[PDB]
RNA sequence: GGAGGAACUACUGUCUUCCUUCGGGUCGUGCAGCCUCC
Ligand code: ISI
Numbered sequence: 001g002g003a004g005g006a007a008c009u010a011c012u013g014u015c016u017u018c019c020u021u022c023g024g025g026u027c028g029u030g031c032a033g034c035c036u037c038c
Stems, first nucleotide, its partner, number of pairs: 001038005011033004015028001018025002
C1' cells in the first nucleotide's frame, strides 16, 4: 500500500424512516466495528 475471511451472503452497535403490544420488526447513495495475509 493492497487483498481475503464470504465479491452476490451472515453478525453486532448507533442514528434515521415506517409499523408497534414499546419488546421487536422495518427503511437507508447512512455511520461505526472483528480477524488474517503479502
Ligand atoms: C468476514 N465485521 C468477517 N459491514 C467480517 N471478504 C467481515 C467481513 C468478512 N466481520 C466483519 N466484516 C468482510 C468480508 O468478509 C465486515 C470481506 C462487515 C459494514 C457489512 C462490514 C469479502 C473479503

Shown are 38 nucleotides from a PDB entry: RNA (HCV IRES Domain IIa RNA) with a sequence from Hepatitis C virus. The depositors describe the entry as "Inhibitor Induced Structural Change in the HCV IRES Domain IIa RNA". Method: solution NMR. The entry became public in 2010. The entry is an ensemble of 10 models. On the sample the depositors note: T7 polymerase.